[PDB]
RNA sequence: UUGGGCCUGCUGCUGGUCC
RNA sequence: UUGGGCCUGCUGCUGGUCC
Numbered sequence: 001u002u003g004g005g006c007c008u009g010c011u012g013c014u015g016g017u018c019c
Numbered sequence: 020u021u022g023g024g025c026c027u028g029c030u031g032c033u034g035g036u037c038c
Base pairs, nucleotide, nucleotide: 003038004037005036006035007034009032010031012029013028015026016025017024018023019022
Other pairs, nucleotide, nucleotide, family: 002004tHS008033cWW011030cWW014027cWW021023tHS
């Protein structure tokens, strides 16, 4: 996001953590 | 999103697939 389950990519964000 | 690696939640989107 979907009436809803699972998965993908993208945009803005968000915080935990490390370099 | 971040200078960057890993993870969380959120908003809009996106498509593959099933009910």